[PDB]
Context: one part of a larger RNA, bound to proteins that are not shown
RNA sequence: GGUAGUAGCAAAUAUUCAAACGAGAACUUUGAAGGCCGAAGUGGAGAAGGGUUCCAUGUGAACAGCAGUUGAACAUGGGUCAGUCGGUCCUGAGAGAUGGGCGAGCGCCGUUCCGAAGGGACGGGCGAUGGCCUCCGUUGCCCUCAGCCGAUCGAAAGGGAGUCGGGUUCAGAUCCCCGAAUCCGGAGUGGCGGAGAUGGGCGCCGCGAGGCGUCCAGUGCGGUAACGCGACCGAUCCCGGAGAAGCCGGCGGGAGCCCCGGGGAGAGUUCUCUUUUCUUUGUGAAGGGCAGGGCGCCCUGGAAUGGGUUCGCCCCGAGAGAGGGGCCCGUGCCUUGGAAAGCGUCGCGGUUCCGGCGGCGUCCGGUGAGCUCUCGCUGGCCCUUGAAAAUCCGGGGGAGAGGGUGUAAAUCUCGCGCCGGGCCGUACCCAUAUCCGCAGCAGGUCUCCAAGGUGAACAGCCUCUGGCAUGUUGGAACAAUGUAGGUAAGGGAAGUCGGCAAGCCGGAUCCGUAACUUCGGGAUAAGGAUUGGCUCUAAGGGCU
RNA sequence: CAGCCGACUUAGAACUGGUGCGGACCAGGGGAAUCCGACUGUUUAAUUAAAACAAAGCAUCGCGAAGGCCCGCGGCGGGUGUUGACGCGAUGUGAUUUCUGCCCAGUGCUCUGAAUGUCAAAGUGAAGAAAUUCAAUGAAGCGCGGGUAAACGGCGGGAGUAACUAUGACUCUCUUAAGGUAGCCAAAUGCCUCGUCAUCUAAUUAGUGACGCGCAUGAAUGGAUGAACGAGAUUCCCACUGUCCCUACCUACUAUCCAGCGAAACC
Repeated sequence: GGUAGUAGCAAAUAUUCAAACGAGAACUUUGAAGGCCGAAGUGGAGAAGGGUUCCAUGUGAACAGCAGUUGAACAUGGGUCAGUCGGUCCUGAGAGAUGGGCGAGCGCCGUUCCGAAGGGACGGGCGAUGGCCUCCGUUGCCCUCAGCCGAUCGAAAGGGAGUCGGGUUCAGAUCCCCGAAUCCGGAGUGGCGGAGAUGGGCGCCGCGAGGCGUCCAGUGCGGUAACGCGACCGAUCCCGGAGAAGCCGGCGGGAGCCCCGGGGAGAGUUCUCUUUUCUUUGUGAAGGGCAGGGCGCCCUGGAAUGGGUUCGCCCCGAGAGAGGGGCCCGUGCCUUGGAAAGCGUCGCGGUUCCGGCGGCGUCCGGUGAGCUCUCGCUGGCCCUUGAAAAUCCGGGGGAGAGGGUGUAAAUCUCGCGCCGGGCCGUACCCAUAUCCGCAGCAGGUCUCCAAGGUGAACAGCCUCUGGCAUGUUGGAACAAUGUAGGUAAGGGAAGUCGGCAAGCCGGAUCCGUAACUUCGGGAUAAGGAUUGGCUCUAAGGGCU
Repeated sequence: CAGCCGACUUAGAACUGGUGCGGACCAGGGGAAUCCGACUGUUUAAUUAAAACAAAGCAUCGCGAAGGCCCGCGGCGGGUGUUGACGCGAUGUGAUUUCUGCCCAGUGCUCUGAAUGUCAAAGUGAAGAAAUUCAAUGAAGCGCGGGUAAACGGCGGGAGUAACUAUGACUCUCUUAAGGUAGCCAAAUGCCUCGUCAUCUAAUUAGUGACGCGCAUGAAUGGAUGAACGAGAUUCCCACUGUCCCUACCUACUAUCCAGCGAAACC
C1' cells in the first nucleotide's frame, strides 16, 4: 500500500437558555434553570511517590484520540521565610568496625567474644599566671577515686523540653506582620530583690519607751496525721521513680456536634395559611480561682439482728458504716489575656490609596442508651503477659563547706531583669488528569475530619455545607443482532449433563418449632397470624 | 402530700381507606437423605477453593550438653539456645465416640561380641645384593545371633459332607512369615455390570436400603461411626418461576446514518 475513510471514539442518570470575550463557541467565562456526588463524598487536609506540575501574563504551530477563545501544553516571568512544626537526639528488630580468628587473595567470621579497651572526676599537695595576680579563673606535676562494657549506624508513624490568637499574598504561613506566651542554654564584677537572718543571757544608762559592752544559739516553718508553706546547704556512692506499655467488655465524667424552647439581626414565603422558614448569635496559649471527677490518703470510732454498695461487682476487726480532713487531675466555668481584635448587621466617608471611621448586637434556657473524641473506674481473656534507650526527678547517706552577732557568710529547685538559640525540609498534586501500570488507563496505592431525614444502623434512598459537568466527542434516527434491565395468559422443570439462569423467601411483633445430638445444639427449624392512617386511654421519671 | 419541670417507649381501644399497609429502600426459599472433610483457618497472583494443606487430638523416634538435629570454604565458627526432657529435634495419623486383629520370612532400623571368618594403610618378622616377595597381626563394616510392624509392607489353594433339593456348621489334603480378624461395600474402592432384590417413577444405566465367593474392602499405609459446619459431590419432594411448550412486547446503551477524528490482524 490494500484492508479503509472501515473497526471504532457506548462502564459509572444530564443537560438547557441568555450574555460577554472572540476571526471563529455543543465544549471557555458569567448569570439563570434542571440534576448528580450525598459526610465510608466526586468535600477539606496529609504520608509515600512525582519535581515546578503551584501562580500570573501571553500564544494558539504541535500536544490534550471531536473542538477549544481553555489546559497539568508552549513562551516569559514569579513563588516555599521557624528556638517552639519536623529532621537533627534515642534506642528497636537489626546492621557493623577495632581486638582476635580465619583466609591463596579481594576479604570474611564475630560483636564481648583469646584484649594493658577509662584521656574522666573530686579533693589534697607543689609550681605558675590573669583580672583591682585581692580572691577567683587557667595550667603543669603528684596523690586519691572509678565497674564500665562494648566504636558507630538503625524510626519524617515508636521515645523526645518548649506557640498560640488575629491579620496579610496572584501563589507561603503554628514560619511573615501584630499581640500575647513559653522552653533550653549562659552570666569573674554574678543584674536586682527575697530566703539563709537576725534571737537570747548578762552588766549598766534612760522613770520608762530604748540604747550600749561582753557570752551563747541560728543549714527555715506549720499540721495529731494524710501533708502544707515562695526558697529552705551538701560531693563520690547507693536505692527508687518517670520515660514504659496487650486486647476486649461494661459504666461514669467532660467536651465537640446534633436536637428542643425562647430573644435579637438579616434574609425566604405571603393566591390562602403560618407570632412562620432559613442563616447567624465567640474567645487561644500560659497563669489565678472555683466547680466537677478520682484516691489502697489520714484522724475519730468500733460494726451480727451483719452492714455498705454496683448495670455487673465488690468491700469490711488486716477496721464497715457514720462524721471531719488531705492529695491528684481539672481539657469544664469565671477571670487576666479580652474587645482594642473577630463576626453579624445599619450607616457615613477616602471620587480612591483605605487592619477607613461610626451605630447598635454578639442573649436566656432545656434536654439525650444520641454520635465522635477524651478522661477515669472496674471486670474479662492468655500453655499469648503484651519494647528498649536517651533524658529527667525524688530519696538514703553525710565526705565537706560557711560566718561569728554583723554593712553576717556559705548557699538558694523563690520573684524580677539581661543575652542567645545555628544547620536542613517547607510551593503544589496526593488520584476516574500531577504517583505506579508505555497514556489524562474503569486497575493499584497508607491515613485524618464526617451534617439533616428515614432506620437497629458509618446499610440503602433523598437533602444542606462543599464540589462537579456525566468521565478522550456531538447531531439525527429507533431496523436486525447484541449488552443491561423488565413483564407475561394456561401449564409448572415437560427444558437441560445438571433447576444453570431467573424467581420465590425476606424486617419486626406475637405464636409455634421435629428427627437427631458430642446435650452445647439443630433453630430465623418447619408452620401460622399481625403490620397503614387517624383520634384516644393506660403504664413507665426528676425537683420543692 | 400538693405544686412545678422533663423526656422517650411499650401495651390496649375506637374510627377509617377499592384488604392496602416491613407499600420505595433494606431484606434467609424450604425440606430428607447419601458421599467426603470434624469445625474456624489456608491454598495453585493470571483456567483448579476442593474431598487437597493445616489443625487440636493420638502414637512413635532421637537426645543428659564433649549431646541430639542442623548450618558453614574456613576458624575456641554458627542456629535450636536468654534452651535442659512438662524441653528441643524427626516422623506418621488426623476432633470426639468406638476400636486398632495376625505376620520379624523379605527389606530397613537397632542391640550383643575377641567366641570369630573376611579386610586397608601403617607397624612387626623372615628370605634376597637390593627393588621386591612371603608370613603373622589386623579396626570399622559386613557375616553370625537377638529385638522391633502407630518401620516399609503383607495378610492362600483343591476336593468331600445334613431328614426332597440347595447350602456346608463338619472332615481331608497341599501349603506359607501370617493366611484378611472386628467391621464395611457394586462405596470416590466391583472387571464382569445397566450385578440381584426392595423402594422411589406411568417409565429410572440415576438415588436410597439390603445381599456379598469383595477382578482389586479392611483396621494410625488407620477401620467403622458421627451432632455442628461446608461458595464441596450426588438424589428426591414442597414452594417458585419464560428453563420449556412458544414465543411476544417494552426500556437504556449500541449497532445504523451524519460532522469531526481515525487504526490493526491479514494479504